[PDB]
Context: one part of a larger RNA, bound to proteins that are not shown
RNA sequence: UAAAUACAGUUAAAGCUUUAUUGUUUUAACGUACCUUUUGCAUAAUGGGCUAGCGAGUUUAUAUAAUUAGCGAGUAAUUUAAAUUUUAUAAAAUUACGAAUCGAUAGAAUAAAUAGUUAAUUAUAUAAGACCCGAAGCUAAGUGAUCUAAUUAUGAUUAGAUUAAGGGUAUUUAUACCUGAGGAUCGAACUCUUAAAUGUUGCAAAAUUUUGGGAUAAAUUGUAAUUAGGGGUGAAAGGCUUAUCAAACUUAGUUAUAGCUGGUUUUCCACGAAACCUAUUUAAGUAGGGUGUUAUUUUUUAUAAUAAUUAGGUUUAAAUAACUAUAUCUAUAAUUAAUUUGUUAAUUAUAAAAUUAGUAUAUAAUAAUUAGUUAUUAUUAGAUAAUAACCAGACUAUUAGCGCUAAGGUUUAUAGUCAAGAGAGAAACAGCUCAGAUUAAACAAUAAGGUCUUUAAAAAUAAAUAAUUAUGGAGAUUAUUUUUGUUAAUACUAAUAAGAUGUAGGCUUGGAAGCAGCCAUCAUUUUAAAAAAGCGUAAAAGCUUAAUAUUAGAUAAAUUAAUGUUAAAAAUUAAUUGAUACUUAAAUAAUCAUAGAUGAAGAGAGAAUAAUUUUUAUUUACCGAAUUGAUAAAUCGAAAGAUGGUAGUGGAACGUUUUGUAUAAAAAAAUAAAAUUGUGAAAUUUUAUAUUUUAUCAAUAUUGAUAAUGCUAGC
Numbered sequence: 001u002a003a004a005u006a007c008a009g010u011u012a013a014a015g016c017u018u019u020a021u022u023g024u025u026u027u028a029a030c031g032u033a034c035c036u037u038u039u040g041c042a043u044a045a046u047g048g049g050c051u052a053g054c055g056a057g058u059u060u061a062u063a064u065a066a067u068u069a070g071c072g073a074g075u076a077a078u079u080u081a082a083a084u085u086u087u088a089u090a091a092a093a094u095u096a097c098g099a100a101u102c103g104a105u106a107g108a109a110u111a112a113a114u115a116g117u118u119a120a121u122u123a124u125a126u127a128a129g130a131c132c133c134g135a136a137g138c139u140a141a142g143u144g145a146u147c148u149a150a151u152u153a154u155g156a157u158u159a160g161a162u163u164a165a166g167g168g169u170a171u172u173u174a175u176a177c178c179u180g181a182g183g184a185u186c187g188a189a190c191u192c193u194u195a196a197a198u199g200u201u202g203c204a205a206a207a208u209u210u211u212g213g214g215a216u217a218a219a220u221u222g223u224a225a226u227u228a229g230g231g232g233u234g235a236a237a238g239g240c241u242u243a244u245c246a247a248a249c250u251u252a253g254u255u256a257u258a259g260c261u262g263g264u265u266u267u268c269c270a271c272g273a274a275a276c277c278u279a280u281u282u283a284a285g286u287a288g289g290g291u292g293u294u295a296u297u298u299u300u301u302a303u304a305a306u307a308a309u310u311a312g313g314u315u316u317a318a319a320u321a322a323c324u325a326u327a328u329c330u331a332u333a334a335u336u337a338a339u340u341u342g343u344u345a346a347u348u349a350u351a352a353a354a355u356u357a358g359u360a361u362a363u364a365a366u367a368a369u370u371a372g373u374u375a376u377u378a379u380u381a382g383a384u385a386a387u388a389a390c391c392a393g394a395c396u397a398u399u400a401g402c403g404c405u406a407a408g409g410u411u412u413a414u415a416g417u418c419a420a421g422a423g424a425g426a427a428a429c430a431g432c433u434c435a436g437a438u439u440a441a442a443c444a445a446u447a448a449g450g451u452c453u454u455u456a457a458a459a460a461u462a463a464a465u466a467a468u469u470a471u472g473g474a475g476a477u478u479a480u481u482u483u484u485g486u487u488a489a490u491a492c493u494a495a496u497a498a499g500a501u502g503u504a505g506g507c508u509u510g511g512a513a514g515c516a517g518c519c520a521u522c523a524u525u526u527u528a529a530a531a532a533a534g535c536g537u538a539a540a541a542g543c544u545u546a547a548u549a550u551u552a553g554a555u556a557a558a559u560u561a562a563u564g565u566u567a568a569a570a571a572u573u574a575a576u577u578g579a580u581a582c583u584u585a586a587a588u589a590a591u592c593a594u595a596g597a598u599g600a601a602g603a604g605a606g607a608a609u610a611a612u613u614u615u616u617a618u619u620u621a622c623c624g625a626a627u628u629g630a631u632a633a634a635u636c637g638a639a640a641g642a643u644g645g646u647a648g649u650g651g652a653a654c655g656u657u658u659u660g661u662a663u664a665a666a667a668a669a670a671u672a673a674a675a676u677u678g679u680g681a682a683a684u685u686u687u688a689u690a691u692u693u694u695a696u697c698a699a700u701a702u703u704g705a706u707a708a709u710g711c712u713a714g715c
Stems, first nucleotide, its partner, number of pairs: 009030008034047001036045001049715006059128013074097003101108002131263002134260001139252005149227008158217001160186002163182001166179005190214003195210004229245001232240002266653006276289005291389001292387001294385003302379009322359004328353001332349007393418006400411003423434003438633003443629003449623003453605002459619004476591007487581002492553005500524003505519003530545001534543002557577005634643003654704001658699001660697001664694002670689008
């Protein structure tokens, strides 16, 4: 030193501290490990109990290329692997390559105007166990039958009891009585193991306990011995063959092979992909193109943006050629019936003219954009050579095809992002938005987003909603606003009244009387009243609306344009807006429109009645990223500026082993802590323990490990 909090840490502040303080606690904010594999993982996908040590591109040869060098129209020597004290690699160019190619071949060879060759090193390709571990299993030889399977020779064993077949003895002529066979009966030992419980890292790598089968026999068993690997043996189940059997065990070919899984060890700096096409006994593989890196070169056959320009036949379309379907018109020329045949009535066909809808596989014609070429500007690459990785893709926006135009579905196209990419916003989120991080560090302005509190940051001025306010449906209720017109002052509202008649219209009907149904819709009395817009009746009756009166209350308000002045006991057109009722109707806003199963679970939580808060509209402002600008350093670069990064290529360095430098110089090791320097791997010094070789540079190498269900050991 606690008393709530968490991949166990980081950044910041406060508090207490051993002369060990070089330490430690609390709070605040942020924050879901690592490796492998994958389109993609905190993943409840694999793998690791921790630690130290072992633990994976190495060696040789040939050819080609490139780099540093040697000599150069010439170049390049050591089977010196020797000589016997024992050497310099001392000669030696036979031979190999070479400045000349063309043709199936025989053959032929001027003009393309003298540069190749050798060694080391790395890279690729080839051949070898060829970066490492790892199969089941194939083959050859040899060993095994103390378990077990069958058999072989010789031995041993099987309590007691019962049954009765056949054959007999004795006398008798019919009776008892004796023995007592058998894949026979019951049942111990013995042998086997049906049924259940227990046990399952057990007493036991198949048992214990209880029960149960056979038990004179195709029996059980001891000793010693035989039969042996596609064979043995097998009262046959694919069983047994030393706990191992669809073909044993041991050794060997053998480091079996693996287009497969799992793994591949220290650091820094730069550049930076693919998951598409085409072929494939091919689909998780491989090869070439395409994309990446490096190098070279008096090097642009390039990318982006703007503009001009060319073809097209998606789309457009009151377009219509075609297919499927289709509405109308007509000159002209004719018909049919009837005695109202010098009339009346009903009808048909047709040139020219001529409509409309639809469609994947319909278009004469005709868009934008994309694409090709040219020019301009700006960037900075392009070509060739040497050569690696990839060839399982995902989502979103737009667009189509299969599909319930269902699926985080499946297959194409055009962009973007993840992949291979953090930071900020989306409550939390690989794929959406903003943006593209060299590193550092207590400066400012910003991007999507957001400003009541949690949560850093703002208020003002007008208005909408009142619903425990987001967040949505056919559709319903309410309220508000706007709108149409063959409407109308007897507007409208209320109270009382009336709402009739010819007429029970005609017909039909069991009936039909205003109101089953068919035809008709006339007319009168009234201040007005439908052969009724409806209810009602067996049919009648009866009730209410339209149309309407009396009385009271009560809406009718604002305007525009014309012939200068003469008509009149007198009369004015076209037209708008608005109040009310009828009517056409639509729109906006709120509310309701049932909900699942561990617990509000929607809306991040709580709250808020618009007063700093939801929503709408103007206005002015802010917080906010690893962006941008400012400051310091490093590397490339004159400078401006560039530096995210997986597979993957290239460059520069650290550390370890060995040898020489060293016939010189001397303790430089190891272990722990602290300090110091370095971009970093790491190095150096001092003290303590302890009691040790080797700088520098160049070569060389059984080389460096957080992971391989890794090996060993210890804990």